23S RIBOSOMAL RNA, nucleotides 534 to 1274 from Escherichia coli: 741 nucleotides with solved positions. Crystallisation conditions: MPD, ethanol, magnesium chloride, ammonium chloride, spermine, spermidine, MES, pH 6.5, VAPOR DIFFUSION, temperature 277K. An Rfam search finds the family "Bacterial large subunit ribosomal RNA" in it. NCBI's taxonomy places the organism under Bacteria, Pseudomonadati, Gammaproteobacteria, Enterobacteriaceae, Escherichia. The entry has 50 different proteins, among them 50S ribosomal protein L23, 30S ribosomal protein S17 and 50S ribosomal protein L24. Vila-Sanjurjo et al. published it in Proc.Natl.Acad.Sci.USA in 2003: "X-ray Crystal Structures of the WT and a Hyper-Accurate Ribosome From Escherichia Coli". The depositors describe the entry as "Crystal Structure of a Streptomycin Dependent Ribosome from E. Coli 70S Ribosome". Released in 2014, the model rests on X-ray diffraction data to a resolution of 8.7 A.
Context: one part of a larger RNA, bound to proteins that are not shown
C1' cells in the first nucleotide's frame, strides 16, 4: 500500500508514509488521485489489432578474405618510381635483387603512318595534341566491382558410390497346422412294361475353389482411443474357415529397381521412383534476420525497355568533392505558339415546326404507249430556333520557351566514386470505365500520406490549421471554440424557432411562418356564414323496350327575366328527390386565389440496448448578419547554451583550437557523408598489488550520446590506462542452436 476499481507495463503532478554513507527550502524508495498517450520489428500507401514474429534469461549468431586485380579518395618517399620468385647472414633484425609492367602523342579493320593519321585522291566533319602543359607510379587504408561460400540461415531435387532382404511384396526348398457337423455326387450293385436304352429310386461309396464355426488367417461396419494402450486396436458383429490355404525356416529377385489377384499403394513406421556420405555449406529474381551513439544532406514507387513488370540495367530525383562562383527559381515587361471550356453554323455527322417544288413508292381509272385524280416519301433552298470528345470558321484562360531587369533568395550546372527507388495511396479540379456507382482503378495536376509529431474535427495516418534543437510549472496567435466536462464570456443587436430542427437522401404535398409582390372590392357596403330564387321551349335530338341535366353520341340552341348550364357533383331501373351558377337585409372597415426565398413537417419502414462525445439546450451554452475580448500548438516571441556551413575577427609557424555576428540550427525510412565510446590481442610507456585486481551486486557523480570514474560488500588474481594496429570489432527476437527453468 490494494476490495466502489476499471487498465496494456506508464511519464508528469501533487501529497503522505519509510530513510536522512555522499549537510545545503536538495532526493531516494514506495504509494494514491488526475491531466494523457491504443508494444517492438519486419513487411506494406496505409495499423496498437481479430497483419507476420520469438516462452524468459544467458552464451552462440549474418557483408571479410585472397587473387602483385581494376576503379574512385586521402596520405608519403619520389618526380619515373616500385614491385616477383628466389638463393645467402638466419637469438632477434634487415637487404642486395630492379626478369617484367605500367608512363610517356595518336588513329584505323589492318597494314602502317606518324603530334599528324585512318573516310576521302579529299582541303568539310570525328578523335588525340597545341591550349586551363595537371606529368604518375608504387605503398598503406578506406567504398564498389570482377574471379570464390564468404550479406546470414533455409526448400521438393539431381549425380556416384556405399548400405542390407530376420524390412514389404514374390519366388525356390523344406516341415507343421487346418475342432467337429451336415449336405454329401461320379463309379459300382440291385430295381421299372420292353430286347436294349435314356431316365428315377434305394444300399454303398462318399467327392466337393461346399455350408455353419473354434485357434488361426482376414480385421467392410457402428462406437471408442484421438498429448490414447498402441503415432491403431479393441468390445459386439462378419468372411475365410483342407484352399491359385495358412505360417516358420535358410536363401533367392533388392530400393529412381524388384515385386505385383498390378491400387503407382509397397519397399525396417507419409519413397508417381529409399537412406547415408561426398559433390555444393548449392542455387534463390523468394521469405525472414541483418546488433553501438550522434551529426549534416537527402529520395521515389515516375519515363522507357525487358518470355519483363513483387526483377533488374540506364535515365530523372539522392549524397560527399572539386571546378564554374551567377548559368538559376517566384515575378513584371517585350514577343512568338498551341488554341480545351465558351459560343455557334455556311463547312463535317445528326436533327425541331412550317413553307416550297419535282425523284419514287400506295390506293383510284385507263391506254399501243405515254398518262390521269388523290396521297406518301425525295436532292437542293428558305424563316425561326437546334447539338456534338473525335465540327469550331472564331477567339479569353492560362501555360511554356526566349530576350530584357529587380525585390530576391542563394541553388544549379559540369565531372569522378557511392544508393535508394525501381507493382504506390487519398482528396479538390480536369477526363475515360462504370447506372458519373464506390478510402474503384487509371492519368495530369496541387499538397498530403508514405521518412514529421502537434492542435482542432469525440475518437481517426490521407481532412483543416500548422511542419519539432535542447532546457521553460512565460507570453502572444492560427484552425476551432468560449455550460460542464479535458482549457476559454450561460457577451451585445436586428430577425428567423417551437420542431426540441441543430445529429444519413430525395421526386412529391400541406392558407406552420416571416420578409416583398398582383387580380375583381365596403358608404356599385366584399369571397365563405343562413334565408329566398333556381324558370320555362323542354321529358332538347340521336340511338334505345328505355332514357327525361348526368349509359353512349351529336349538339348546345332562344324566352322569360334580377337570376337559372341543352347542367358542375350526388341520386334512380328509368323518374323523383338532393344539391353546385345569378340577387336584399344582418352583422362586416377586411378577405381569396397566387408568385420569391429562408427555417421547419410527412414522406426517413428496422437486425445484441439507445444515441449528437455523454449530462443538456426552444427565460437557445440554436441559427443568419456584424462587433469586443478571451481560451486553446515543442508557431511564434523572449532567456541560456549546444551542433553543421560560409564571410568578416584574433594570437602560434602550420594540423588544428576556443570566443563575436546572421541564416542555420529542415524531423526523416532506404542512402551517403563526417566523428568518437567500447571487447580482445599485443607492441610499448608509465603503476596499482594481500591492510588483497579482474568479475558480481547497490551506486539520487560526471560527460553532447555512446559510457566511465569514485565508496561499500563479497571473493579472489593479476590487472588499470594512455597511444596505436588488427581481429569471427558490443543485439531482446531468421517457426534460432546450448542449458536451466
Nucleotide at each position: 500500500u490494494u476490495a466502489c476499481a476499471a487498465g496494456c507495463a506508464g511519464u508528469c503532478a501533487u501529497g503522505g508514509c519509510a530513510c536522512c554513507u555522499u549537510a545545503u527550502g536538495c532526493g531516494u524508495g514506495u504509494u494514491a488521485u488526475g491531466g494523457c498517450g491504443u508494444g517492438c520489428c519486419u513487411a506494406u500507401u496505409g495499423a496498437a489489432g481479430c497483419a507476420u514474429g520469438a516462452g524468459c534469461c544467458g552464451g552462440c549468431g549474418a557483408c571479410u578474405u585472397a587473387g602483385a586485380c581494376c576503379u574512385g579518395a586521402c596520405g608519403u618517399g619520389c618526380g619515373a618510381g616500385c614491385u616477383u620468385a628466389a638463393g645467402u647472414u638466419g637469438a632477434a633484425a634487415a637487404a642486395c635483387g630492379g626478369a617484367g609492367g605500367c608512363g610517356g602523342a595518336g588513329c584505323g579493320a589492318a597494314a602502317g603512318c606518324g603530334a599528324g593519321u585512318c573516310c576521302g585522291a579529299a582541303u568539310a566533319g570525328g578523335g588525340c595534341g597545341g591550349c586551363a602543359u595537371u606529368a604518375g607510379u608504387a605503398c598503406g587504408u578506406c567504398g564498389g566491382g570482377c574471379u570464390a561460400g564468404a550479406c546470414u540461415c533455409g526448400a521438393a531435387a539431381c549425380c556416384a558410390g556405399g548400405u542390407g532382404a530376420g524390412c514389404u511384396a514374390a519366388g525356390c526348398a523344406u516341415g507343421a497346422c487346418c475342432a467337429g457337423g451336415u449336405u454329401g455326387a461320379a463309379a459300382c450293385c440291385c430295381c421299372c412294361g420292353u430286347g436294349a436304352c435314356a431316365g428315377g429310386g434305394g444300399g454303398c461309396g462318399g467327392a466337393g475353389g461346399a455350408c455353419c464355426g473354434a485357434a488361426c488367417c482376414g480385421g467392410u461396419g457402428c462406437c471408442u482411443g484421438c498429448u490414447g494402450a498402441a503415432a491403431c486396436a479393441g468390445u459386439c458383429u462378419c468372411g475365410g474357415a483342407u484352399g491359385a490355404g495358412u505360417u516358420g525356416u535358410g536363401u533367392u529377385u533388392a530400393g529412381g529397381a524388384g515385386u505385383g489377384a498390378a491400387a503407382a499403394g509397397c519397399u525396417a513406421a507419409c519413397c508417381g521412383a529409399a537412406c547415408c556420405u561426398g559433390g555444393a555449406g548449392a542455387u534463390a529474381g523468394c521469405u525472414a534476420g541483418u546488433u553501438c551513439u550522434c551529426c549534416c544532406c537527402g529520395a521515389a514507387a515516375u519515363g522507357u525497355a525487358u518470355u519483363g513488370a513483387g526483377g533488374u540495367a540506364c535515365a530523372g530525383c539522392c549524397u560527399c568533392g572539386g571546378a564554374u562562383g551567377u548559368u538559376g527559381a517566384c515575378c513584371a515587361u517585350g514577343u512568338c505558339c498551341u488554341g480545351u471550356a465558351g459560343a455557334g453554323c455556311a463547312c463535317u455527322c445528326a436533327c425541331a415546326a412550317g413553307g416550297c417544288u419535282a425523284a419514287g413508292g400506295g390506293c383510284a381509272c385507263g391506254u399501243a404507249a405515254u398518262g390521269u385524280g388523290u396521297u406518301c416519301u425525295a436532292a437542293a433552298c428558305c424563316u425561326u430556333a437546334u447539338g456534338a470528345a473525335a465540327c469550331u470558321c472564331c477567339g479569353a484562360a492560362g501555360g511554356g520557351g526566349c530576350a530584357c531587369g529587380c525585390g530576391u533568395u542563394u541553388a544549379g550546372u559540369c565531372c569522378g566514386g557511392g544508393a535508394g527507388u525501381g507493382a504506390g495511396g487519398c482528396u479538390g479540379c480536369g477526363a475515360g470505365a462504370g447506372c458519373u456507382a464506390a478510402c474503384u482503378u487509371c492519368c495530369g495536376u496541387a499538397g498530403c500520406c508514405g521518412a514529421g509529431a502537434g492542435g482542432g474535427a469525440a475518437a481517426c495516418a490521407a481532412c483543416c490549421c500548422a511542419g519539432a534543437c535542447c532546457a521553460u510549472c512565460a507570453g502572444c496567435u492560427a484552425a476551432g471554440g468560449u455550460c460542464c466536462c479535458u482549457a476559454a464570456a450561460u457577451g451585445a443587436u436586428c430577425g428567423c424557432u417551437c420542431a426540441g430542427u441543430g445529429g444519413u437522401u430525395a421526386a412529391g404535398g400541406a392558407u406552420g411562418u416571416g420578409u416583398c409582390g398582383u387580380c375583381g372590392c365596403a358608404u356599385a357596403g366584399a369571397c365563405a356564414g343562413c334565408c329566398a330564387g333556381g324558370a320555362g321551349g323542354u321529358u332538347g335530338g340521336c340511338u334505345u323496350a328505355g332514357a327525361a341535366g348526368c349509359a353512349g353520341c351529336c349538339a348546345c340552341c332562344c324566352u322569360u327575366c334580377a337570376a337559372a348550364g341543352a347542367g358542375u357533383g350526388c341520386g334512380u331501373a328509368a323518374u323523383a328527390g338532393c344539391u353546385c351558377a345569378c340577387u336584399g337585409g344582418u352583422c362586416g372597415a377586411g378577405u381569396g386565389a397566387c408568385g420569391a426565398u429562408g427555417c421547419g413537417c410527412c414522406g426517413a419502414a428496422a437486425a445484441u440496448g439507445a444515441u449528437c462525445g455523454g449530462g443538456g439546450c426552444u427565460c437557445a451554452a440554436g441559427u443568419g448578419a456584424u462587433c469586443u475580448a478571451c481560451c486553446g500548438a515543442a508557431g511564434c516571441u523572449a532567456u541560456g547554451g549546444a551542433u553543421u556551413c560560409a564571410a568578416c575577427u584574433c594570437g602560434c609557424g602550420a594540423a588544428g583550437c576556443g570566443a563575436g555576428u546572421u541564416g542555420u540550427c529542415u524531423g526523416g525510412u532506404a542512402g551517403g557523408g563526417g566523428a568518437g565510446c567500447g571487447u580482445u590481442c599485443a607492441g610499448u610507456c608509465c603503476g596499482c598489488g594481500g591492510a588483497g585486481a579482474a568479475g558480481c551486486c547497490a551506486u539520487a557523480c560526471c560527460g553532447g550520446a555512446a559510457g566511465g570514474a569514485g565508496u561499500g560488500g563479497u571473493g579472489g588474481a593479476g590487472c588499470c590506462g594512455a597511444c596505436u594496429g588488427a581481429a569471427g570489432u558490443g543485439c531482446g527476437g531468421a517457426u534460432g542452436c546450448c542449458g536451466g527453468c